[PDB]
Context: bound to proteins that are not shown
Molecule: RAGATH-18 RNA
Organism: Firmicutes bacterium AM43-11BH
RNA sequence: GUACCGAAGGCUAUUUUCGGGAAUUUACGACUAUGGAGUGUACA
RNA sequence: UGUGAGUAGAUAUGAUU
RNA sequence: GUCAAUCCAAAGCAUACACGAUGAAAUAGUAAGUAAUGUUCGUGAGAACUUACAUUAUCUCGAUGUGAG
RNA sequence: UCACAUUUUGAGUGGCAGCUGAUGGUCCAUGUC
DNA sequence: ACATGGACCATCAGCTCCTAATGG
DNA sequence: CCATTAGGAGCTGATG
Numbered sequence: 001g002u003a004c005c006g007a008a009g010g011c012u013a014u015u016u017u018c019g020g021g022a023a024u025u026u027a028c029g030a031c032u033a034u035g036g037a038g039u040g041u042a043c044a
Numbered sequence: 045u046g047u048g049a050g051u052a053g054a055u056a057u058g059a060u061u
Numbered sequence: 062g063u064c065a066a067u068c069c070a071a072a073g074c075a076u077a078c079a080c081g082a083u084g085a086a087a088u089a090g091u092a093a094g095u096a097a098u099g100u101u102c103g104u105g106a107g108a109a110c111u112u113a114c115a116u117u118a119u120c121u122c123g124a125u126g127u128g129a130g
Numbered sequence: 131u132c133a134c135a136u137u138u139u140g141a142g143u144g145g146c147a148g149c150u151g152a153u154g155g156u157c158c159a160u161g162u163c
Numbered sequence: 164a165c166a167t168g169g170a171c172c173a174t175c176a177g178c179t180c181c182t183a184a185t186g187g
Numbered sequence: 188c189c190a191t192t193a194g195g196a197g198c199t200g201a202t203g
Base pairs, nucleotide, nucleotide: 004020006018007017008016010146011145012144013143030091031090032089033088034087038080039079040078041077042076045075057065058064059063094114095113096112097111099110100109101108102107120142121141122140123137124136125135126134127133128132129131151175152174153173154172155171156170157169158168159167160166161165178197179196180195181194183192184191186189
Other pairs, nucleotide, nucleotide, family: 001002cHS001021tWS002022tWH002027tWS003021tHS003029cWS005019cWH009147cWW019093cSS020029tSS022027tWS023028tWS028039cHS029092cWW032105cSS035084tWS035086tHS036084cHS037081tWS037082tHH038085tSS048072tHS048073cWS049071tHH050051cHS051070tWH053068cWW054067cWW060062cWW090106tSS103106tHS116118cWH117142tWS138141cWH149150cWS149177cWW150176cWH182193cWH
């Protein structure tokens, strides 16, 4: 404890709960062992 | 943010064949 | 099949910005209820076997009635 | 406090809604040349 | 033009009887 | 033996 991810059959919950949680605001879910240079946005 | 581009595509919108 | 009017893209290329050798893409994996103890397995993230809790465990709860205490 | 029955007009975190299958057709997105 | 792999679009329908095998 | 649960046949006559 934010954006996102897993679960509670589906939508919704700014004042639902249990866990993980960032390249952090029209906001690339997190780690492991190889791998070495790309990936993202232009709806303001 | 420009070019691709009034380009591909859509027209019970008009004229001749 | 052409002419003439009305609405009208996207891919890609080019630019700008952001993060990145404190490790990007790709390959192959791990987990996503809470505490305690001790082994084994896997290079590792971790998993299994014990205990109590929580929870919708091929069911759980509510309600009503009867009975015992 | 413990048992045995019955019970969906009872319920599965609040507030709300669920008519599916078969066949074919047509479109869309992402990439390479 | 290939593969990738999805969605929505129109029209038409939604299973019974009899036998033959399975578990203690 | 025995309530259960499975399988086999059925129509339609037709330009893959």